[PDB]
Context: one part of a larger RNA, bound to proteins that are not shown
Molecule: 28S ribosomal RNA, nucleotides 9 to 432; 5.8S ribosomal RNA, nucleotides 2 to 158
Organism: Plasmodium falciparum 3D7
RNA sequence: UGAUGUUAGGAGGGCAAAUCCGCCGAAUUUAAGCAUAUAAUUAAGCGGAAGAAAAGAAAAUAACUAUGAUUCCUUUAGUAACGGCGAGUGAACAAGGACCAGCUCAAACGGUUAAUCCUUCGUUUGGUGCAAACCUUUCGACGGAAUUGUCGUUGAAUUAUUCCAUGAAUGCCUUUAAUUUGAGCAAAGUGAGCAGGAAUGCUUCCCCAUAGAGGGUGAAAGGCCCAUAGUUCUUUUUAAUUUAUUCAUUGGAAUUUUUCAUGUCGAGUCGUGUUCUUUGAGAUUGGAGCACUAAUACGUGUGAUACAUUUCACAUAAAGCUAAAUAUAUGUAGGAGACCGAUAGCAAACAAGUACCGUGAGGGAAAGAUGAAAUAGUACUCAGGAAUGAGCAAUUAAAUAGUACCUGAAAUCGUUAAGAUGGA
RNA sequence: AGCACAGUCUUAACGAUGGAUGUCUUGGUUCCUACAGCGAUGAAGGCCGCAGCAAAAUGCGAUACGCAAUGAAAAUUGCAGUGAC
RNA sequence: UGAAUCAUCAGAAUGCUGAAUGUAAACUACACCAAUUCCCU
RNA sequence: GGGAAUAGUGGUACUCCUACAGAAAA
Repeated sequence: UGAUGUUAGGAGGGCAAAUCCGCCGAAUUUAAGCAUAUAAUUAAGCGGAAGAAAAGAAAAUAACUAUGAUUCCUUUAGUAACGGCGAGUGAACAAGGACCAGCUCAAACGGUUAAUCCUUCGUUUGGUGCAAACCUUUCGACGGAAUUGUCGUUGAAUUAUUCCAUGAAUGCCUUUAAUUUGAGCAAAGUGAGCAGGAAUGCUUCCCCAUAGAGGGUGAAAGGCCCAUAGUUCUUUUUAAUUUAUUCAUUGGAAUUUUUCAUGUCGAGUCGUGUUCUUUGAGAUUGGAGCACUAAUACGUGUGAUACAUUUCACAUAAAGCUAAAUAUAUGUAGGAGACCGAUAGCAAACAAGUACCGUGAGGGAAAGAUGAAAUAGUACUCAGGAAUGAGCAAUUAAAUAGUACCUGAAAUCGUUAAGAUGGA
Repeated sequence: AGCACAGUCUUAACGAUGGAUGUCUUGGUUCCUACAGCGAUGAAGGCCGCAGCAAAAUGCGAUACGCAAUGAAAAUUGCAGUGAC
Repeated sequence: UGAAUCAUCAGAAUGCUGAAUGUAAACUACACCAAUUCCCU
Repeated sequence: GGGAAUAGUGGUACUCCUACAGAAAA
C1' cells in the first nucleotide's frame, strides 16, 4: 500500500403492488385527406420504498394600510397565455377553510494538555412473571479508532433578579369520570273450541314491553328456543383529585447593567453560447450533453419582451433532517343497500382457474331444488335366464313426490272418437 | 260371435319427449369503516408423503385428517373400536 | 373430569426443493474438512 | 470419569463493512 485469510462479529440477494418514488417510451384515434399538432409527458418495458410515501422551514410573493415553511379542499378559471392562431390545449398571485412545529452540519471561537467514540471481559442497584424471559443501574480493566479533526460554545467578559438538574427517612399512594377487550344475569300462554298428517292460522279468554331487530321450531309466533333492550363484573390507557417534610453538593440557563470585537456565510459551482427535449412560458419554463468559466456581502440572485446607463423593493443558491391535515381496482376483518336471482350475478352458488385442448407463450367450460321426517328410500307373492312387469300385497297427508325425484309450457310423436279429401 | 277400405289433413280428451314459467338461496356485486408486508433464525411457489378399512377436495409433516398446555365439558360412529361417575 | 368431542393456541416438532448459496442435474451422480450422536455420573 | 450406538451429522457460493493476523513492495 495493494493483496491473502473456511480468522471473530454482521449486512445485500427472492416474493408481493391498490395507493407511492426514479428512468425508458409507441401507434391506433382527431384534424372529415395529411407531414407540425392531438392521442400523451399515456399503454407496454426496467429499477426502489412505507402504513402511507413524496414535499418542506424562502437566492418566495407583492407593489398594498402589505403578507410569510410544505400538503389538501372551495374559488381564481376554461381565465393570462400556447396553436398548419386550425382541430385543439392551458397555469400562477391574492381570498375562504383543514391542520399547524421547527431544527442540525459546514465556517467562526476552546491547546498547562481529544474534553470524544467503539469491541471484549467483568460487576451493582430496584422492579414483573408459575416458568420462559424482560425492564432499570453507574463502576472498572486490557485493546483499538481519531490531530489528514471526534466533542463543547454559537462572538467573548462583567453586573443584579429569577428559573432548571442533581443525594438522606420514619413520607403518602386515597376517591371519581371517561376510553376500549372478554364473561354472567336477563319480562310475559305452549288456555279453551274449528279444520288439519302437523299451528306459528281463524274465533274467543288472558298478559309483557327501556325487550314488536333477526334466526330456529311439522303452515304466518312480542309471551316455545337462541338471541334482543338493559345491567353487573373483567381486561387496557388517561384525566383530574389525595401529602409532604427537614436537611446536603456540584453544575447549568434566561433577561437586566457596564464594556470590547465587527467575524464567517457551501466552485469545473453559478452563469453565458450552442444542440435536443419538455412547458401555458412567448428574441426560450425546467432538464440534459459539449465549449468557455465568475464575484465575495458596497457581493450574488428574482421582479414573465431582446439592449446600454442607473434608482427601488424583496431574498440570501450550489450540504442535511422533520409529525398533522392527503391517497388507496391489493391483502385481511366488520357492517350495509329503492342492486342480481342459476342463459342473471364474479369465469366459478357444486372435489373452479377444476375437467379438457395446444410443442410452447396461452385458452378454458357445463353442472342448484324428493319429503316435515328415509332414526319412513320401497318389505311380501306371482311370471321371467335376466332386465323388468303385475297384484288381493306395501311407506306416506300425497308415489301421476320413486332418487334422471317441486311445478312441469312450446316445438315434435302415440291412442281413441267425430269430420273432410278430382294437380297445395 | 259380428261391423269399420288404406293413406293425408283438421278438432277434442288422455299420454310421451323436453326443461320454459312461478316460488326458493350457507352465492355474487357495489359502498362505508379499521389494520397492514414476508425472507439466509431459509420466504412465495413446486414436488413427495400421512388414516384400521381411504380416490378427490380440506387438514397436517417420520410425533404426519394430529402431540402438549389452557376454557368448556359426554359422548364419537358405516363397521370395528375408544371414553366419567 | 389433563380421558369422547368442540374451541383457543403462547410449548414442542416441522420430509425433498426453491433467492438456493460445495460441484452438477431429462443423474435420488461426485468432492474436501471435522468421525458423529447418546445414557449414567 | 465410565458405558454404548452409528457411513450416520455438520461445514465449504459471490459482493461488502468493522476488527484482527502475518507476508510483500516502497